[PDB]
Context: bound to proteins that are not shown
DNA sequence: ACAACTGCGATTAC
DNA sequence: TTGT
C1' cells in the first nucleotide's frame, strides 16, 4: 500500500 | 446491468 | 439472496 479475519460502539 | 450503515482499531498475508 |  492492498486484501483476508475478528473485534468495537 | 445496478445497489444493499457508519466509522474506528487489531492481526497475518501478499 | 433480494429486489430492481
Nucleotide at each position: 500500500g492492498u486484501a483476508a479475519u475478528c473485534g468495537c460502539a
Solved structure of RNA, together with DNA, 27 nucleotides shown. It comes from the structure "The cryo-EM structure of the Nicotiana tabacum PEP-PAP-TEC2". The entry is indexed under TRANSCRIPTION, PEP, PAP. The entry has 18 different proteins, among them DNA-directed RNA polymerase subunit beta'', DNA-directed RNA polymerase subunit alpha and PAP13(pTAC18). The structure was determined by cryo-EM at 2.8 angstroms resolution and released in 2024. The entry also models zinc, magnesium and fe(III) ions.